[PDB]
Context: bound to proteins that are not shown
RNA sequence: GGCACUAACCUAAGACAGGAGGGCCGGGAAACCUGCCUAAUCCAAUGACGGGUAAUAGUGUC
Numbered sequence: 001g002g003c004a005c006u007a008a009c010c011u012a013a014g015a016c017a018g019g020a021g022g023g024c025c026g027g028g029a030a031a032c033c034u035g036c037c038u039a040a041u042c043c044a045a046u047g048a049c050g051g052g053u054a055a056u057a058g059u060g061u062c
Stems, first nucleotide, its partner, number of pairs: 001062007008053004018043003021038004026033002
Other pairs, nucleotide, nucleotide, family: 009055cWS010014tHS012047tHS012048tWH014051cSS015050tSS016049cWW017044tWS017047tHS018048tWS021040tHS025034cWW028030tHS028031tHS053055cHS
C1' cells in the first nucleotide's frame, strides 16, 4: 500500500424506514429460513437498521 473487521467518520442523492425484543402463517426431524404482524420494553427523519471510506487508532489477512 490492497482488502476485511472494531472504533471514528460520511451517507436517506456514499444502497436503506423502520431496527432490536416479541409473535404469526409456511417449510423443515432439527438447526434454521422466505414472507408477514407487533408501543411490553429499548432504539429511530436531530436518520435507528443497512450501506460507505478521503482523513484517524486497534486486529487480522495478502
Shown are 62 nucleotides from a PDB entry: RNA (constitutive transport element(CTE)of Mason-Pfizer monkey virus RNA). The work is reported in "Structure-function studies of nucleocytoplasmic transport of retroviral genomic RNA by mRNA export factor TAP" (Teplova et al., Nat.Struct.Mol.Biol., 2011). Keywords: retroviral constitutive transport element (CTE), RNA recognition motif (RRM), leucine-rich repeat (LRR) motif, TRANSPORT PROTEIN-RNA complex. The depositors describe the entry as "Structure of nuclear RNA export factor TAP bound to CTE RNA". Crystallisation conditions: 2 M ammonium acetate, 0.1 M Na acetate, pH 4.8, VAPOR DIFFUSION, HANGING DROP, temperature 298K. It was solved by X-ray diffraction to 2.3 angstrom. It was solved together with Nuclear RNA export factor 1. On the sample the depositors note: enzymatic synthesis.